[PDB]
Context: bound to proteins that are not shown
C1' cells in the first nucleotide's frame, strides 16, 4: 500500500 | 455500500 474472506455497525 | 474489527494473503 492492495485485496479477498468473516462479523459489527450506519 | 461504507467506517470500523477479526482473519488470510500479495
Nucleotide at each position: 500500500c492492495g485485496c479477498g474472506c468473516g462479523c459489527g455497525c450506519g